Context: one part of a larger RNA, bound to proteins that are not shown
């Protein structure tokens, strides 16, 4: 300088105290663990994991397991090769899929032709909830809405640091004022924001009924 | 039809320790007290300081590496994620009589409604259902509020 | 006639599909549960408690989340303990900061080192013994070239003996150091081993310092002694 004492002195918070009603004890709902599975995906683990991500799994979700598949690929640019795309079919199969059949011929510019578009030709790659939160950002808990935490400038010490921030009140609060080698000053509190409690004004529908 | 009122929702007024009394250093402030709807921070939120836990999160994200690229990329179709010697953490219904059920009779607020609420009639024990209406809503609807209150009954029994 | 799980049937919706594995209806069953051990939670007022009522996700699929209003308490003497936490001080061996640091015995290893019944070296004192040559003094005795003779010898030398001096060597008995030893004492390092917790806060019994006496150990007790002791 800090922490930290089964030191002390001072204060605060449902911290005890005073009370009220609850969990621990059944059933069931949920989440975790452990267990079990082929899988029982991952992640959260003292307060501050555990009806926490998930504001909501029969298929999807899905990231796990089985079995079926496909490899510039569901998805983005680079390209050339034919079509307007897009629509309605049929068989086979769980279904991903694969094999055939018929209607349309766009639009601007026109004879280079282009904002979409289907099936690949290939190499760049694309993809990956794969790992590292102990390399990160962002964003969030939590001590704690605790009352703090500090700087500049002065001034004291070799110095590490110190005062300011301490003290004598006072407050929810470094809040406030007064002292005072300090003078000031941020961010913190507090105001500013929204709601709620009462009245005033503009308005009177789909609101409202005193006369 | 009024333009009283409640509402509804935009703007303001108030409230500042403003007065009084008293302790307090001739202060800060407290303590009482009048007005007041409100009194001292009127209630309630959001708002979360340097920092601290190599705290959670590479699984929203983006992102430095590291790892695969006919596979840890894809797509599908059934499973699974809901299994249960257990053992915990949050909860919900109870274990009655301050109740229980069966009849009447009331009083909310806030939301949502075309990705839909449904009046009203039928059919049904019911959940639904069919027909139909009004309403993108202060018009129609969800929607009746339940606990309350009267009346009857169980009469302490695992009912 | 509480309570409403379990399970048997039948059904309605949503949805391509409700078996794994939907809410719900409806009639049947009717389970545990008669107030819950140690323990432990949340409230300070329109709050706890009890009562519905909506919404977001969402085809379906809240008892969880987030909201809404309704009936509505009891208590607070009061800070001494428990939990956090603020400000001042003071003591500290603590600094990833008490969930700190930290002692010793024991347990296994290995290292250097005292002690040991001893084994082996080195090296030296003391005291005697011994005597090779040598060299010196005496002569059991041998041989004699220089000089002298009276020619016989004499003087001188050398040898041989002996003693004396003394090296080797040897004999005992002691010192002093070096490696070594079974075993045993303590003293260091080595791991997330054991036992306990003595010391640094008043370290939970101030502590240290002499000394006696006990104890598995750290240590405990006694007397005296300081303060290098807080709180007063």
């Nucleotide at each position: 300088u800090g922490a930290c004492g089964g030191g002390g002195g001072c204060c605060c918070g449902c911290a005890c105290a005073a009370g009220c009603g609850g969990u621990g004890g059944a059933g069931c709902a949920u989440g975790u663990u452990g267990u079990u599975u082929a899988a029982u995906u991952c992640g959260a683990u003292g307060c501050a994991a555990c009806g926490c991500g998930a504001a909501g799994a029969a298929c999807c979700u899905u990231a796990c397991c089985u079995g079926g598949u496909c490899u510039u690929g569901a998805c983005a640019u680079a390209u050339c090769u034919a079509g307007a795309a897009u629509c309605c079919u049929g068989c086979a199969g769980a279904g991903a899929u694969g094999c055939g059949g018929g209607a349309g011929u766009g639009c601007c510019u026109u004879c280079g032709g282009g904002a979409a578009u289907u099936a690949g030709a290939a190499u760049a790659c694309a993809g990956g909830u794969g790992c590292u939160g102990c390399a990160u950002g962002g964003c969030u808990g939590u001590c704690g809405u605790c009352a703090g935490c500090u700087c500049g400038u002065g001034u004291c010490g070799u110095g590490a640091g110190a005062u300011g921030u301490u003290g004598g009140g006072u407050u929810a609060a470094g809040u406030c004022c007064c002292g005072c080698a300090a003078c000031g000053a941020g961010c913190g509190c507090a105001a500013c924001c929204c709601u709620u409690g009462u009245c005033c004004u503009u308005a009177g529908u789909u609101a409202c009924c005193a006369g | 039809g009024g333009a009283a009122c409640u509402c509804u929702a935009a703007g303001g007024a108030u409230a500042c320790u403003g007065c009084c009394a008293g302790u307090g250093a001739c202060a800060a402030a407290c303590u009482g007290g009048a007005g007041g709807a409100a009194g001292g921070c009127g209630g309630g939120g959001a708002c979360g300081a340097c920092g601290u836990c190599a705290a959670g999160u590479c699984a929203u994200c983006a992102u430095g590496g590291c790892c695969c690229u006919u596979a840890c990329g894809a797509c599908c179709a059934g499973g699974g994620c809901u299994a249960c010697a257990c053992a915990c953490g949050u909860g919900c219904u109870a274990c009655a009589a301050u109740g229980g059920u069966a009849g009447g009779u009331a009083c909310a607020g806030a939301g949502g409604g075309c990705a839909g609420c449904u009046a009203c009639a039928c059919a049904g024990c019911g959940a639904u259902g069919u027909g139909a209406u009004g309403c993108g809503a202060a018009u129609c609807u969800c929607a009746a509020a339940a606990a309350g209150c009267c009346u009857a009954u169980c009469g302490u029994a695992g009912u | 006639c509480c309570g409403g799980a379990u399970u048997g049937g039948a059904g309605u919706c949503u949805g391509c599909a409700a078996c794994u594995c939907g809410a719900c209806u409806c009639c049947a069953u009717g389970a545990a549960g008669u107030a819950g051990g140690a323990a432990u939670c949340g409230c300070u007022a329109g709050u706890a408690a009890u009562c519905g009522c909506g919404g977001a996700u969402c085809a379906g699929a809240a008892u969880g989340c987030c909201g809404c209003g309704g009936u509505g308490a009891a208590u607070a003497c009061g800070u001494u303990c428990c939990c956090g936490g603020g400000c001042c001080u003071u003591g500290u061996a603590c600094a990833c900061a008490c969930c700190g640091c930290c002692c010793g015995u024991c347990a296994c290893a290995c290292c250097a080192u005292g002690g040991g019944a001893g084994u082996u070296g080195a090296u030296u004192g003391c005291a005697c013994c011994a005597g090779a040559a040598g060299u010196g003094g005496a002569u059991a005795g041998c041989u004699u070239a220089a000089c002298c003779u009276u020619c016989g010898g004499g003087a001188a030398g050398g040898c041989g003996u002996u003693c004396a001096c003394c090296a080797c060597g040897g004999u005992g008995u002691g010192g002093u150091u070096g490696a070594u030893g079974a075993c045993u004492g303590g003293g260091g390092u080595g791991a997330a081993g054991u036992c306990g917790u003595a010391a640094c806060a008043a370290g939970g019994u101030a502590g240290c310092c002499g000394u006696a006496g006990g104890g598995g150990a750290a240590c405990c007790u006694g007397c005296g002694g300081c303060u290098g002791g807080a709180u007063c």